[PDB]
RNA sequence: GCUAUAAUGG
RNA sequence: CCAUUAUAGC
Numbered sequence: 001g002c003u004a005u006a007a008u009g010g
Numbered sequence: 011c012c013a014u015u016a017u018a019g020c
Stems, first nucleotide, its partner, number of pairs: 001020010
Other pairs, nucleotide, nucleotide, family: none
C1' cells in the first nucleotide's frame, strides 16, 4: 500500500 | 454471516 491465508472475535 | 487481528506473500 497491496494480495491472500490463518486465527481470532461478534 | 459480519467485524477485527495476526501470519505469510509482493

Overview:
Keywords: ANA, arabinonucleic acid, nucleic acid structure, NMR/MD/TI, hybrid duplex, RNA. This is an experimental structure of RNA, with 20 nucleotides shown. The PDB entry is titled "Structure of ANA-RNA hybrid duplex".